Context: bound to proteins that are not shown
Molecule: 16S ribosomal RNA
Organism: Escherichia coli
RNA sequence: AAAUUGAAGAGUUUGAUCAUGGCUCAGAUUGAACGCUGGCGGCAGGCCUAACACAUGCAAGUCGAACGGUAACAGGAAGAAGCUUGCUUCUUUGCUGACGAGUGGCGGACGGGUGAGUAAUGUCUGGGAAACUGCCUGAUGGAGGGGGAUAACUACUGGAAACGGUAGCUAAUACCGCAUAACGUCGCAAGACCAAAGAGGGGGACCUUCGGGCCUCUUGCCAUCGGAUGUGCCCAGAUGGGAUUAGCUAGUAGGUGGGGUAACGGCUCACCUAGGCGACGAUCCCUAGCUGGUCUGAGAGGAUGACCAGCCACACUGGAACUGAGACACGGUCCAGACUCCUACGGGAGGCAGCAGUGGGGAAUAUUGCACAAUGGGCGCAAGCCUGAUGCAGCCAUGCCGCGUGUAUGAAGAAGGCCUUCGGGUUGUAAAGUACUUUCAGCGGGGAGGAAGGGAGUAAAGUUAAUACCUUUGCUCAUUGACGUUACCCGCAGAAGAAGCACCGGCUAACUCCGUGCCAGCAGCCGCGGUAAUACGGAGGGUGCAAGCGUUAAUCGGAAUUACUGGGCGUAAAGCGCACGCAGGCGGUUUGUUAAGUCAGAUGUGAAAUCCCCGGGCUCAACCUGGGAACUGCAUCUGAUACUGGCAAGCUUGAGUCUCGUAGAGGGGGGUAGAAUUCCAGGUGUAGCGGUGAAAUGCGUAGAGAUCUGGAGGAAUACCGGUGGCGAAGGCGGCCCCCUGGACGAAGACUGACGCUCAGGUGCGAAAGCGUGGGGAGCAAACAGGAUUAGAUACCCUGGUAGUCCACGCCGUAAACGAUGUCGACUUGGAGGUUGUGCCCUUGAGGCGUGGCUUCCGGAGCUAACGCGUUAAGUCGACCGCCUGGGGAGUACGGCCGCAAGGUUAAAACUCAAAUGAAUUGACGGGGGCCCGCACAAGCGGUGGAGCAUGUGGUUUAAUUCGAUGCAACGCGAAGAACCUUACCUGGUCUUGACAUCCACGGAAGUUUUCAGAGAUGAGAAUGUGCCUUCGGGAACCGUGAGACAGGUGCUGCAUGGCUGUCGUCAGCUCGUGUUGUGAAAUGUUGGGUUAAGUCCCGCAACGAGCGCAACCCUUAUCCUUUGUUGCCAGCGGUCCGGCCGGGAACUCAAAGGAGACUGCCAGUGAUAAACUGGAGGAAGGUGGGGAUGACGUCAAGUCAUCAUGGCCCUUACGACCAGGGCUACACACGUGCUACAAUGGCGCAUACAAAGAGAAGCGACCUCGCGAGAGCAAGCGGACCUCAUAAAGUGCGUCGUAGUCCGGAUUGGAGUCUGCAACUCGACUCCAUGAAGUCGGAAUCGCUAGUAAUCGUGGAUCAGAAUGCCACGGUGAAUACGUUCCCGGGCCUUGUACACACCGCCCGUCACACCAUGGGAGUGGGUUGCAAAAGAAGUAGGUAGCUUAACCUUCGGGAGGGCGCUUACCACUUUGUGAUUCAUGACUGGGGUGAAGUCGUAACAAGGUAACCGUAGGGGAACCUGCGGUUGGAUC
Repeated sequence: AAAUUGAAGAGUUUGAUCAUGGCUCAGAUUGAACGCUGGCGGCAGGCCUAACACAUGCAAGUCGAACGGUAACAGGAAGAAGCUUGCUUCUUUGCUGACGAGUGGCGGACGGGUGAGUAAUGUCUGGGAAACUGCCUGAUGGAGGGGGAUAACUACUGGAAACGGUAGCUAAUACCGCAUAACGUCGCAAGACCAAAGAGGGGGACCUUCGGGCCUCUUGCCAUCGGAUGUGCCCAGAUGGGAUUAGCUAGUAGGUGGGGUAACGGCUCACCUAGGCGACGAUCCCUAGCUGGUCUGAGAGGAUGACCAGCCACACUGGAACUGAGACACGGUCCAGACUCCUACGGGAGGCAGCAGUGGGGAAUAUUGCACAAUGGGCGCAAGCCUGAUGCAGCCAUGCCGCGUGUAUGAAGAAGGCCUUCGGGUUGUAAAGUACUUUCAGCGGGGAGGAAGGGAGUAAAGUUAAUACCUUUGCUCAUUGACGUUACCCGCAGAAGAAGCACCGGCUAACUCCGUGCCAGCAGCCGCGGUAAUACGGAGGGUGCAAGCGUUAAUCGGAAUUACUGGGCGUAAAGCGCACGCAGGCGGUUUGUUAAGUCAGAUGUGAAAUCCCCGGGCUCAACCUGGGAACUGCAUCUGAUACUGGCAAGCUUGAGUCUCGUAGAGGGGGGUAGAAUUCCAGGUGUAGCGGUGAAAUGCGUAGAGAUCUGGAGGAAUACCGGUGGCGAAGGCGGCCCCCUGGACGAAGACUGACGCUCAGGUGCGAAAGCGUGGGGAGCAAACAGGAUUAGAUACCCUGGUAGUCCACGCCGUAAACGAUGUCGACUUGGAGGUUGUGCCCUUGAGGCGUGGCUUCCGGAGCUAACGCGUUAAGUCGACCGCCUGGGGAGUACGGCCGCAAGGUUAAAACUCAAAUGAAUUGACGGGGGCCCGCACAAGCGGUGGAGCAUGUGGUUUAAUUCGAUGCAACGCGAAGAACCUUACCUGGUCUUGACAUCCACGGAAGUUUUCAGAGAUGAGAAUGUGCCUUCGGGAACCGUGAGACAGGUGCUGCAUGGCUGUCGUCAGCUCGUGUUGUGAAAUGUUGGGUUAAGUCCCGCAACGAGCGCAACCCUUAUCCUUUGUUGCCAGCGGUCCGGCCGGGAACUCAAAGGAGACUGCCAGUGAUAAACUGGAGGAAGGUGGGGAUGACGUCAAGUCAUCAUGGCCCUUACGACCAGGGCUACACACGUGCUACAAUGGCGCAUACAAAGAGAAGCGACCUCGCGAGAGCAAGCGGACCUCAUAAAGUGCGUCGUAGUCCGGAUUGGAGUCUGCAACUCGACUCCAUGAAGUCGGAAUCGCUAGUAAUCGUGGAUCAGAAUGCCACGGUGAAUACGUUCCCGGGCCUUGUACACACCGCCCGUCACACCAUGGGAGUGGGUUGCAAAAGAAGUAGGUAGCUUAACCUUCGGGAGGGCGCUUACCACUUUGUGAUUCAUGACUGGGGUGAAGUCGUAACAAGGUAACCGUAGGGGAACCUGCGGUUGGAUC
C1' cells in the first nucleotide's frame, strides 16, 4: 500500500403484427436419499423420523497433617526351633510404613445430552438500584476456659430378601454452653447483644510421671471493612400468522396498616376507593427455542438457525420440600400414576434427552476401541488417585482440497470396425515397436516435534539459638509418549498395481446408418411416433465433466410477476352510485424565541469466531495464525440554526360575511284549463265492421260500424323545444298562488389561514318488488282463444288479472357510463351556443373590451393502438379507493341487515396452457352502391311415358380383367370383343427362360415330308453344309451346360417427371426505386368520364416496368395482275348436235402475288379531352363473321395401365407357352341416343338442283346371270382425266278418309348371301310370313339470339368383317328480346365480423354413461378446552385431648425448651354435570370439472334472419321467452 470492481436472456396464444399476462428452461447451494461406477492422501461431517421401549459394561470421587481404629499388606523384639548352617508355629501393638470398614471435610449445582414446552416472565440492544456471594486477594484485630453425647465395636434378636430393633463402651477441626465484643446490630440518643479449632518439620541447651514446655509452617480457625468473580431484581425499544377472533379483567387497579424475602414489589393478608388494558390491535385460535451467523442476491431484500460459540428450558408422567455459599437437583429424597422385573405372597426394585451398543419407525445416517503423554478440574502440602472430557484411533466418495493411471518418436495412415453414389473417408500417432523416467501404492531401513515438568543432588536459604520445610542457581542418572510400523529422508520394476458417467430435433455443445408402423413407446415446454422415426431401440462417431457422473426433493435467482430502491386502474384485471363528516395525513406569507426532528465533533458501549484488507506458517492448496477496517445501532456531553415541528405577536393573495340585481323543467303543498281515449242515454240511418302478408277468433238485423247532442271518470300535458336550461348524483316540461335551496355578476366595506382530503359513521339513491288503505280511463307480465310451423309453451291477431296512479312505511340494486375519485397550479390556436357587465358616435341588427357555464375541430406532448388534446388521457403536488393468469366464483360456510325476495363482507380443493386488448391482409353477410354472361324475362324445340342401341350401379357366376365417380364419371380410356385383342377362369406344359449382353463345343441359314397328339410339344427320314479362306473367325443361326442375369398390365398419382380437366377468354396478378407506419402492411392498382377490356384521357407522393387485353397467324366476303390443263365456251365454222371436234383466253374456276376499313370524312354532344350518337361513300362500318391462342394460382383434381421413374415385393413363379370359356349373364335402378304415335301425312308412277373427301394385298366400271343381298368376265385410275357415286327433303299426277288404320315397326319361324382357318355361346345384310307396346307422356327438367334453332341427305378414321357413336360437308330455313326486381356464376368500391382447410365456418344448454374433488344431511366416534362443584396422599405452616424428654437453670422436688401423636389451612391423582371448538365418518341429496366419434333443438357471432346487453318480476323439456326502466360496447337514402 487496503478493506464501495457491480446488473445478459430464451420457448410457448395469431394467417401474420404490436401490447398485456400466465406457464417452462438455462445458475448457484444441501446434515441429503436413490441409480451407475470406483486408485491415493489431507481436512471436516455423520437419527432432520418415535421427547418411542431399553439387555450389557463404563461415565465422581478424594483426604491418615481432622478422628477412634487394625479387615488387609509387608515389616518390626521374638522364643523352643523344626535341619539350626541360619530357619518358623504364635503374641503384641499400629511400635512402623500402610490401610478394608466407620465418624468428619470438600466436591456430586461444574464437564456431558436434548429442543418437548415457551409468541414471552424468553432472547437482543441500551440504561439502572431497593441486594447476596464458597474457593481467590488486601487491611484490621482475636484466637481463654468447660460440658454432654454418638457412630465404629461387643452381646442378644427381627425378616426369603431389601432392611432393621434392644442393652453397654469410645474419639475428634462433630455438638452445646461461660468470659471476652466494636468502625458490628438495634436504638435518634443513652444503652443492650452477639465468636472462635486446632494440627504437622526439625530441637541447641534448660525443666520435664521423661509421654511434654522450648523456634518456623507452604498451618488452620473467628470477627467487621474492602477488591475482583458469579448471581437475583427493574425500565425503554425491537422480535410469526388470523378480525370469517372486539371488547377483556375483582387481588383485578391504586391507597392505608400487619406479615413475609438477601432485596423493592398485591409477594401475602384486613380495610377504603373504583378502577386498569384496547383499533399504535387488547382478549382468543394455530405455529415456533433466541442470537453471533449460514444460503442467495449488483444492491435493497428473501429464505433459514445442523456443526462452532453465547443465553434459555427439560430429565419416565404429575406434584413437594430438605441439605447446602449456591438446586426446588440427569446418574439425590418423599408421595401418586402407567410400565417392566423378584418373592417363601407378607413385601421389594428400576428409569441411556451421558459414552458405546439393542429392538422398532423410516427414503434414509457409524466402533460394545487406546490412553490420561497435553492442555482443563475435584481432592490433597506432596507424591498421587479419578476423569467415555479434552487427545487420539476404527467405519461411511457425505462434502472440499491436492495428486497419480507415464513421457518423446513412430504410420504403405497397419489390421480391424463403420460409412461407402465404390473412388475413398473415418477410428488414426491412434496402436506395434523402439527409447527415458519412477509420482503414489508394495519391500527393507534411518527417523525429528509435540516434553514443560517431577524426584534425588546440592554451596547457595532467610527468621530463629542453630542446615528444620522453603524463593534462588546449579548436577546427574531412571529421567516421564496412546497415537506410532508416526511425519520426513533414504535404499528395488517391466509402465509395470490404477477410468468412468451423462447427453447430441429447437430452446443447448454434440450426426448419420439399421431395426422398429398411433403399436410398442418418449416427454422440462412446444410436442414426436399411421408402411420412407436425425425426437423410440442398436452401431459408428462426437460433446462435457472426471473418481466421480445422472434423476428426485427443498431455497434464492432469472421475476420490474407485491415494484421503498422499482408497477398499474378510458377500452387488456382494476375509481366506491353520490354526498356530509369525527379520528388520522398534509399546510399561504412575514418577524422573534426554542433546539424536538436534522447536521458536526467527542467519549462509552456494540464478545470471540465468521466475511474483507495487509501479512505469516504447514513441499502448494483446503487449514491455522498476527495486525487493521466493519459491526449501518444505542446512550451521554458540546456546537451549528438553513429546513420541518413547538411558543408569541403580525399580513391579505387562500377561505368566508354584508349591500344591489339577473336567468332557471331546482324542491314541497294547493287550485285550475283545453285537446283526445273509454263508457252511459237519446236522434238520423242500413248491412257489414275490425284485423292481417293472407286469414280466423271477435263484434253486428236483439240495429253494429258511421254521424249529431248531453253526462261521467282517470291519466298525461301537442306546437314552444333547441348537441337549450337547472341539480351532488338518481332526476326535473301545461297555467296560477304560498313556503323554500343553490349558482352568477358590478362596486364597495369587513374578519384574518378560520384550509384540503377522509378509514370507521351518517344521509340521499331509476325501474321492478313487498305491507296497510284508496282508486282504476289507456296500456299490459301471468292466463285463454285464433293463426304460422316439421313442431311453436315464441315473434303476429282478439281479449285480459297483478302492476302502472295517490297516502304512509320497507327494499338499497342498474351498461347507477364520460366504462375517466376529489382539490390546486402551469402550458400554441380556430368556429359556435347560453347568461351577465364596462366603454365609445352608444344613431342601427354598430365597434371595442371584461366574467361564468357549455358543443365541435385540431398543435406540442402523451399512448400498444384507437385516440386525448386549457372542461387532458400533457407537466406537477396532497389525500383516499382498488388490481395481481383463465375457470371454480362474486359461489360455499360464518357474521351483520331485511316481513320476504335477497343484499353486504368473502374462501379452498380441483383443472388448463392459455384466456385477453387494439390494429392488418382476406373470405363471408337472409348490409349498401355500380356492372356483366341463353343467368332470368319474351319464344321455338325437346327429356321424364312406349319399343330398341349403348354406358353405369347392383345381383349372379369358375371368371364375369383394370381404371374413371357433384358441376369437372356414366356413346368415358376403347379411332371399332367370334380366335388374336386379353389383362380374367378351367385344364395341359417350361425353368438363365418367350424377349438381351456374356463363356465353352457341335453347327449354311435350310427346303420337302411321316406319326402321336385339342395344341403347346415330341419323335423321326432324305434334302444341307455353302463364303473370304487371312485357315480361324465372323458372317449363319441353331442345339446344348453353368453363372452374372433377364422378366413383372404387382403395391404406392398422399414420394415424382411428363401430359390433361376446372374456375374461365373471366380481367385481372405483380415488381424496382421513392415516400407513410414501432410493426404486420399501404401507396402505385384509388378518384371523374368512357370502353368488350387494369381500353383509354384528366386529376393525384408517386415515378416507371413485367405477365395479361389488343395487334402480328388461318379461313370467309369485294376487286386487280400472272398462268390456261385433265379445268372453261362469249364471239367464228361446220359438226351425228355430246365442248364432240376445229378454235378462243373472253367468263366460271384453279393457286401465287397486290389493293381494301383506318372512326378515314361530315354534323351534333362532350371538361375546347378520351369517347358517344346519327350521315355520306363503299362488297364490307365502328374489335365485319368464324377458329387458333387459356396470366398468377385453386381443387394433396385425373393418370405408376401409353411412357419414364424413387421406394418396396415375386424369382420351378405374381415370370413364359397352348386349347376351350368370359369380358355379351338378368328380379331390378339411373345417364346418353334412335324410331314412333300420323292427313303440314303413308303408298305408286315420272321427273330437278349440292358441297366436301377416299383409292394399290385397292377403288372397281361396261356386259351376262339373278326378285334380292350378290356372282362371272373384266376397262380405267397412283388420279381437276377412272371408280366410289343414283343426293334427299322438293315438284306433278292416283289412291287411302281419321280407322290401333294399306300409322308404327319390335319379337318369332323358314330359306339364303358375304368376310374370314372358324359366324353355337357371339357378326352384318337379303327374301317370304308374323305382326307387339304405342293415340303426345305425373312430380320434375335443358338447348338455342341468324344462315342460328328445327329438319333432310353425303363423306372419313378405326377396320378381313362391323356404327343409331365420333369427326367433317352441303339443301330448305323460322319465332322472340319490354327489361335487370327476382334465381345461378362472376367483377369493382365501401361497411360489420367471436370466421382463417375461411358460412359445407364457429358455437349454447338440458338429457344418457364413466371417473375425480367438494357443499347439505337423521346421526356415529375421537382430540383439546370453559364454567360450577366434590376429593384430599406426601409436604410445609398454625393449635394442643394425650404420651415421652443427654447438654440449660435448678431451694434436687422440678422448670424452661424439644420430640411423638391428634387437629386445622394450602394443594396433586381422581370423580360429577353442562357447554365451546376442531378432526374422521354416514343412507340419501345439490351443484362443479374431465372424458376421438351418443340423443334433442339452434340461443349468440353478419341487420345472425324478432339488434344485443344490465337490473328486476313472472313463465317454460332446454338453450330461453314476455313485461318495466336504462346503455351503445347497434347495421341500414